Shown are 965 nucleotides from a PDB entry: RNA (mtLSU-7, nucleotides 1 to 576; mtLSU-3, nucleotides 1 to 210; mtLSU-6, nucleotides 1 to 132; mtLSU-2, nucleotides 1 to 81; mtLSU-8, nucleotides 1 to 34) from Polytomella magna.
The sample was in a buffer at pH 7.45.
Entry title: Structure of the mitochondrial ribosome from Polytomella magna with tRNAs bound to the A and P sites.
An Rfam search finds the family "Bacterial large subunit ribosomal RNA" in it. On this family, see Yusupov et al., Science 2001: "Crystal structure of the ribosome at 5.5 A resolution". The family is grouped with related families in Rfam's "LSU clan".
Released in 2023, the model rests on cryo-EM data to a resolution of 3.2 angstrom.
Keywords: mitoribosome, ribosome, mitochondria, polytomella, fragmentation, rrna, evolution, translation.
The work is reported in "Structure of a mitochondrial ribosome with fragmented rRNA in complex with membrane-targeting elements" (Tobiasson et al., Nat Commun, 2022).
[PDB]
Context: one part of a larger RNA, bound to proteins that are not shown
RNA sequence: AAUCGUACCGCAAACCAACACAGGUUAGUUAUUGUAAAGGCUGUAUAAAACCAGGAUAAAGGAACUCGGCAAAAUAGGUUAUGUUUUCGUACAAAACCACAACAAAAGUAGUGACUGUUUACCAAAAACACAAGACUCUGCUAACACUUAUAGUGGAAGUAUAGUGUCUGAUACCUGCCCAAAGGCAAAGCAAACGGCAGCUGUAACUCUAACGGCUCUAAGGUAGCAAAAUUCCAUGGCAUUUAAAUGAUGUCCCGCAUGAAUGGUAUAACAACUUCUUAACUGUCUCUAUUCUGGAUUAGGCGAACUUUAAAUGCUUGUGCAGAUGCAGGCUAGCUAACAAGGGACGAAGAGACCCUAUGCAGCUUUAGGGCAGGUUAUUAUUCAAUAAACUACCUUUUUUCUGGGACGGACGCUCUUAUUAAAGAAACAAGAGUGAGCAAUGGUUUUUACUAAUUAUAAAAAAGAAAAGCUUAACUGCAAUACAAACAAUUAAAGCAGGGGCAUUGUCGGCAAUAAUGCAUUGAAGAAAUA
RNA sequence: UUACAGGCAUUUAAUUCGAAGCAUAGCGAGCUAACGUUUAGCAGGUUUGCAUAAAUUAAAUAUAUUAAAAAAGCAAGACCGCAAAGGUUUCUGUAGCAAUAGAAUCUUGUGACUUAACGUUAGGGGCGAUAAACCAAUCACGCUAUGGCAUAGCUAAGUUUCUGCGAAAUAUAUUUAGGUAUAGCUUA
RNA sequence: AAAAACUUUAUAGAUAAAA
RNA sequence: GCAGGUAGCAGAACGUUCUAUAUAAUAGAAUUGCUAAUGCUGGUAUAAGUAACUAUGUAAAAAUACAGCUAAGCUAAAGGUUUUGCGCAACAGUGAAACGAUA
RNA sequence: AAGUAA
RNA sequence: AAUAAAUAAGUUUAAUACCUUUUGCAGCAUGGACCAGCGAUUAAAUGCCGGUAAUUAGCAAAGUUAAACUAACGAAAAAUA
RNA sequence: CGUUCUUCAACCAACGGAAUAAAGCUACGCUAGG
Numbered sequence: 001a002a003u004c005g006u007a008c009c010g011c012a013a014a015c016c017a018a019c020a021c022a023g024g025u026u027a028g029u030u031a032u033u034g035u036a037a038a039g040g041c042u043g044u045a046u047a048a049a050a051c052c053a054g055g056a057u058a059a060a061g062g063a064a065c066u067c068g069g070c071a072a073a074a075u076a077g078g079u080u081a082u083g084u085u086u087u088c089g090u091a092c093a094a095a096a097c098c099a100c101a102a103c104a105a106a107a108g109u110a111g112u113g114a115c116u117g118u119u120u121a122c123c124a125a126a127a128a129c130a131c132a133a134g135a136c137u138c139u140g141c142u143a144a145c146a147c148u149u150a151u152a153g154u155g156g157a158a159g160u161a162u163a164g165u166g167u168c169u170g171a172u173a174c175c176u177g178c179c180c181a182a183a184g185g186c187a188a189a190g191c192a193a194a195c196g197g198c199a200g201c202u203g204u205a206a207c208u209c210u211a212a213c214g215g216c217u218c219u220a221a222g223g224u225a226g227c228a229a230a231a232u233u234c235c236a237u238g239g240c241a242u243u244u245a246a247a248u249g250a251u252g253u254c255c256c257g258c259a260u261g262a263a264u265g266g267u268a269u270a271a272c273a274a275c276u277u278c279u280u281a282a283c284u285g286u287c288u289c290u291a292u293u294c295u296g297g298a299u300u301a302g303g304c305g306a307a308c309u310u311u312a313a314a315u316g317c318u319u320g321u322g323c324a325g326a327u328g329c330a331g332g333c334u335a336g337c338u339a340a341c342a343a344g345g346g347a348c349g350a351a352g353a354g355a356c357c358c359u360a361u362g363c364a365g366c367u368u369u370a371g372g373g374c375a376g377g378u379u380a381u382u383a384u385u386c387a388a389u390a391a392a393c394u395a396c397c398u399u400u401u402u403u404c405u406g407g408g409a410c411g412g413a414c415g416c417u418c419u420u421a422u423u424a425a426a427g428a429a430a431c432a433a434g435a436g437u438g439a440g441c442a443a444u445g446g447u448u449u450u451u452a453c454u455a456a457u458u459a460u461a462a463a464a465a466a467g468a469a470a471a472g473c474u475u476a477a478c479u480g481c482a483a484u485a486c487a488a489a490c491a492a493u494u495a496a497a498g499c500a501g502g503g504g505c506a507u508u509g510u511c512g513g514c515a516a517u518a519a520u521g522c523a524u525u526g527a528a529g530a531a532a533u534a
Numbered sequence: 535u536u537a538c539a540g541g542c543a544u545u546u547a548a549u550u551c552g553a554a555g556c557a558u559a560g561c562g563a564g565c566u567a568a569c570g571u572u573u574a575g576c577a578g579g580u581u582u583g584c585a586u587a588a589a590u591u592a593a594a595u596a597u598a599u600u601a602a603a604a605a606a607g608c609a610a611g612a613c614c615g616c617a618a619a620g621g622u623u624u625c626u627g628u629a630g631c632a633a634u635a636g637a638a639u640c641u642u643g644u645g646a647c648u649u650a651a652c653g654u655u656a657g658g659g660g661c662g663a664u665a666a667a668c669c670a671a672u673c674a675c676g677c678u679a680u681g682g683c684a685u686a687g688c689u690a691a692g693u694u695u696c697u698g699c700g701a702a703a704u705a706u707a708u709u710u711a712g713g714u715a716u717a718g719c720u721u722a
Numbered sequence: 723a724a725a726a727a728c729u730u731u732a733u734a735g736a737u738a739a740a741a
Numbered sequence: 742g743c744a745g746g747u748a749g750c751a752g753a754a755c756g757u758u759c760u761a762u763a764u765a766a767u768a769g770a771a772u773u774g775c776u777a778a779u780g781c782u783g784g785u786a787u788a789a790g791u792a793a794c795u796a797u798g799u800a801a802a803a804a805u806a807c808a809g810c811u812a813a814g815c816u817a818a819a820g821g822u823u824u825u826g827c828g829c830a831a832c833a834g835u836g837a838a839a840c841g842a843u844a
Numbered sequence: 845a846a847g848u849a850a
Numbered sequence: 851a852a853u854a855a856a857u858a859a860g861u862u863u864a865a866u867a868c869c870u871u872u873u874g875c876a877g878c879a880u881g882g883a884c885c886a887g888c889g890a891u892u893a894a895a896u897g898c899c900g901g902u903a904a905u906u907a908g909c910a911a912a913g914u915u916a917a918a919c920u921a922a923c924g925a926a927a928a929a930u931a
Numbered sequence: 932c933g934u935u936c937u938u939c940a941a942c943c944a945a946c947g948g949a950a951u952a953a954a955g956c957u958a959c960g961c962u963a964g965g
Stems, first nucleotide, its partner, number of pairs: 003842003008821002015024002026817004034100001039811004044301002047299001051297008060288002064286001069283001077098003082093003087171001106280003110276002112273002115611001117129002133169004138164002145155003172268004177198003185191002199217005226260001227257001238254006302795002310786001311851001313327001316333005357965004362961002364957004370399003376394003379390004403413002411431001415437004420432001440514002445474005453467002459517002478501004484495002490947001503511003525940007535904004540899007549691002552688001556681006567655006574648002576645001578614003581610004590602004618642003623638004657673001659669002694754006704717003708713001755774001757771006780888006798807002825833002853864004868881001870879001906916004
C1' cells in the first nucleotide's frame, strides 16, 4: 500500500432565471509593434411600396429649432514668453510653435454643499445622509449605558476622565448680542451651543421733507452686528445701470424684511461637482426645407403556429327625440358584391369592482399637557438578613375622539312659548321671517267690604257683577280618591264635574296657587324623614 | 290540556359567497442589510512629499570636501485610463430577449474598494453613512398552521307552474339621516 | 241600500162653524 | 256580475332521487327543480392560419474541398446528475504510476 | 551514488 | 334583437335583447363567448298563533308524577181557583 | 340586612338623557360602497 472523486456540460441549447431566455455566473493559462499562432463556430426563397429602427453623404444660411443647444457635429493632443486668483500645494487665460498610422471634446458668471464617499433593488443620485472638526452634558470602575425572566451571563474593556456613553452644529477664515418670568423638564434653589421668546403710540431743525432730539403705555426680554427684491417678497413683470434690433431673463445696486438674523448658526471662501442658472467661442440636418442611399423589419411566397377580446347580429349619413352627446327610435336621404394594402375620427374602443371626493358597526401606523392602568428602569417611604406599596419622571399596554348641512371643511344650530305668508274649520315644511324665555312673588296666594279708578305685560281688540287699588282676617301654594273629554306612534303632557277628612273668609258661596298662552329633565345610582318586617 | 301538520319568533357555525385586519404557535439571513474568520483580484502610463548602503562607485586623498538615478523602498480616501464595479442622459422595447432588458453616452477605477467560501443577529423583532430603506420578484410589520365557516346596517346572487288579493316613498324617535321601531297605508 | 244621526244658521197673526 | 299589477300576502297542483305494500297506484323520507353570482371543474369555439418564429454559407447528398466569422480557445471550481459511445434500443463506458480529498 | 562479494 | 301577422308568393304592414338597479334605462349604467355537470331559509330545543284528531297526559300496574278546575248577590212564581 | 310611603340631589343644554371617563395627523396609507 486502505477508503472517496475521475464519463459529459461548465460566458452555457445541459448551472441560477417556469423556456434551446439578448439577463446572472468564481479562479488559472495562451498568440499579437501598425497586429494576431493554435483552436472554435456557420443563415428557408426574392425584391426598384408607404412607414419604423440603426448608419452614411449633402448646395447656400448657421440655434433663426425648442420649456431647455435635447440629439448630433466640432484640431480633439503636447510645449509656451506674459497676466490673474490662492488655504502658497493649486487652478485659469494666452498670440504662437510642435504632430507618421491608431485613441480624442471647452471656458466664464451666479446659487447650494468644503472635499473623496453613501442613498429610495423596479419612475427621484440631489442642495438630502455621512464626514474630519467645534461645543454641551453624563460617568471614580462591580463606571455610566445596552442585551436578558435575571438571582445568571455577555458587550463597554481588560479600556480607566488627554478615557467611554448620548445630543445638536458640520473643512477652514472672521464672528456668535438680550431673556430662566408664566406652564413644564432637569439640577447643587440653578440651567438657553437644553426644548423656546425677542412690542406699540405720539411731538419735533431756516422753504419743504425727514427726525438727530423728546413724552407715554406695557413686558421675562423687547432683534444687536451681518445680510437682504433672496431656494425666504402678497402689491410685482418693484426703481436705476449693464447685456439684445427687441429682456416676466442674468449680473450689480437701492431697502424695516407680508413672514431675514447669528451653533435648528450669520457672513465670506481657493479647490472639487454625470447638481440648478446665465453667457462667450466653435461646430453642426435642431431648424429655413428637406433630398438621396446602405443594413434590418414591414411588405410577396413555402413551412410552423400565439395573445388581449366576444349577450346575440344580416352592424350607412343627417337633423329631431330620449337616463338630458343614437349603427338599432321619428322625418329627410342613401342601390353592384367580398376582401387586400394603408390611416386612426366614432363604436361614451381594450386593460385594472376610481387612486381624487364623499359615505361606513370601518382597519392600520404615527403624535400629544385626550381618559384609565403599573407590568421594566429610576426615585421616595417602609421592612427582613434577589422584598412590599406608588396621584412622580421615562418605557410599555388598552380605550375615546356626535349628527344636521343645496357635496365636505370653515361658520352657525339643537329645549320650550308668542307672531307673519300658505285666507275667513283644524293641521301643514325650508340653514324662511319678526320677537321672548332656563324666572319672580310669604304676597303679586285665599276670601269679605268700600269706590270721583278701568291699566299693564316679550307680544296681544281678554274681562263691568269683572278687574285694579285701599282696609280687615287668613295659609286650599292641603290629606286620600275620581266620572268624562282634549290631544297623541309610544313615553309622558292638558282640562275637570263629583265623594270623604281637616281648615280659611263669608253666612251658604268660593278656595286642590298666580288673567290666559314659556320659566324644563325619563330610568338608574346616591341621600334624608317616617313606618312595617326579619 | 296532550299529540300531529303548517306559519312566525328566540338560541346554536343557521340563506349563499366576499374583506382590510386581530390573537397564539412554528419555519425562514442560499435574495438583501450590518458584521466575523479564511481566501483572491485590480493592464499600461502620469504628478507629488520623503527614504542610503555588513564598507555604493570615483576623485580629493592631511584639512576642507566634491560629483553621480549611487535607492529592486514608504506615503496619496492623488490624476488620465484596459479589466472590473456602477446606473448620468438619450433612444429602442412595453404580455418585451427580460415580472426592470438592449445600444450609445457617462461616473469611479490602491480604497470608507471589489470578489469567493462558510458562519452570526428573527417579526412585541433584527439590521440601517435615515430612503420608512432592506429582511427569498416590493414590508408604516415576512411566510405557514391554527383560533376560524373571524365580522360586514355594504355590493352581488337566490332554481317548477297555475288561480285570487294587492301597498308605500309621509309623521315621530333614534351615535340617527342609503339602518331600525311605532303609527299611517294595503288585507281582514 | 244595516243601525243611529238631521248641518252651513234668524220668525208670524191667513180661522167665522149660531136665529 | 267579477278575472292589469312591482314590494308583499293567500290557495292549489306537477316534476326529480330514495323507502314501504301488488310496472303501476297510494303514502312517506328528502344532498329535491338553475338563461346572466367579473360563480367552480371539464369540453369546445372566436381573434387567425393573423402576430412571432424559420429547412446551419456553396456545389441536387456534403465525408472532402472552397468560402466567411471569431480569434472563451484550453484547464478547473460551483452546481446539474447519464444529459457522454453504439441501428433493432438489448447494450457499453469513469482503473492512481507522481494527483485532489481523507486535520 | 560510491568497498569486498553479487 | 333577424322575428310576427298575413299574401294572388311578386310582396305588404307591425316591431329599439335579457337581467340587475332606479324618480326615470334601447341604454353611451351593471353581468354573461357557447355546451354539459355542480351551486344557496337546512337540523335541534323552546315560545306564540291557525288547522286536524284524541276526550286529560306519562309511568306504573288498586298508586304515584304533570297539568287543569275550585263563591259569585241563592234574584224565577208563567195557578181561566 | 331587606321592603314601602313622604321627598330631594349630581352629570345628562348633542336637552328620549346611558359602553363610567375621555383630543389629533396620514402626500406611506389599506378594504367595503355611491